This is an experimental structure of RNA (crRNA) from Aeromonas salmonicida, together with DNA, with 141 nucleotides shown. The source organism's lineage runs through Bacteria, Pseudomonadota, Gammaproteobacteria, Aeromonadales and Aeromonas. The sample was in a buffer at pH 7.5. The PDB entry is titled "I-F3b Cascade-TniQ full R-loop complex". The work is reported in "Multiple adaptations underly co-option of a CRISPR surveillance complex for RNA-guided DNA transposition" (Park et al., Mol.Cell, 2023).

[PDB]
Context: bound to proteins that are not shown
RNA sequence: CCAAGAAAAGGACUGGAAGAAAUCAUCCAAGUUGGGGACUAUUUUCUGCCGUAUAGGCAG
DNA sequence: AGCCACATCCCGGCACTCGAAGTCCCCAACTTGGATGATTTCTTCCAGTCCTGGTAA
DNA sequence: TTACCTC
DNA sequence: AGTGCCGGGATGTGGCT
Repeated sequence: CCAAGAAAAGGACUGGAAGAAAUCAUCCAAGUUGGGGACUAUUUUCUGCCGUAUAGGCAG
């Protein structure tokens, strides 16, 4: 060792019927956006033969 | 004054930086005049049942 | 086994 | 030219006898 210790609230059910929101109306007047400026660098892509050929195919 | 325990202290050692362009500055933001009238807002009937006291004649 | 008694 | 741990032998000091 708690105003301590234990604990089944359950079973049933029809909201219905009906309706006109309408008539009217001038948003207008004015207005300077502007001044200046490096996409290329430590890039990788050269050198040839065949083929009428800037076509198409090839060795290094 | 001499001896012992415990603090730190500085050199040799070790490991890191770390890939890899920059993206515009400054000053201003509106004044005036008006927001409507007339009318009306529902009616009928109904609103459960049973169990769960202590005390003394 | 029963009657009583509360805003 | 910095900064951040890490080892290890050593310089120096303060308390007890």
The structure was determined by electron microscopy at 3.52 angstrom resolution and released in 2023.
It was solved together with Cas8/5, Cas7, Cas6 and TniQ.